Record summary:
Method: cryo-electron microscopy, resolution 4.6 A. The entry became public in 2019. Solved structure of RNA (the prohead RNA (71-MER) in bacteriophage phi29) from Bacillus phage phi29, 69 nucleotides shown. Xu et al. published it in Nat Commun in 2019: "Structural assembly of the tailed bacteriophage &#966;29". The sample was in a buffer at pH 7.5. The depositors describe the entry as "The cryo-EM structure of prohead RNA in bacteriophage phi29 prohead". NCBI's taxonomy places the organism under Viruses, Heunggongvirae, Uroviricota, Caudoviricetes, Salasvirus. Rfam match: 3WJ core of Phi29 Bacteriophage pRNA. From the family's description: During replication of linear dsDNA viruses, the viral genome is packaged into the pre-formed viral procapsid. The packaging of DNA into the procapsid requires a molecular motor which using ATP as energy to accomplish the energetically unfavourable motion. In some bacteriophage, an RNA (pRNA) molecule is a vital component of this motor. Structural analyses of the packaging motor have demonstrated that the pRNA molecule has fivefold symmetry when attached to the prohead.
RNA sequence: AUGUGUAUGUUGGGGAUUAAACCCUGAUUGAGUUCAGCCCACAUACUUUGUUGAUUGGUUGUCAAUCAU
Repeated sequence: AUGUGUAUGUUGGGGAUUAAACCCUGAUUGAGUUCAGCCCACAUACUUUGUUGAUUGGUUGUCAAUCAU
């Protein structure tokens, strides 16, 4: 000096690994038709440098405030 609500992308890790036998919930579209259900963060899309005090009638600002850094 600096310090995000969410969206998530085939981002990648790893089935969250309970794999799976079933089954419920999504995507999938002649036909379960194929196929996700736990997160994580990459970044990505999208929204507060943490928090905190003052002001103009009142906000961002004028700042100040001020923790980790």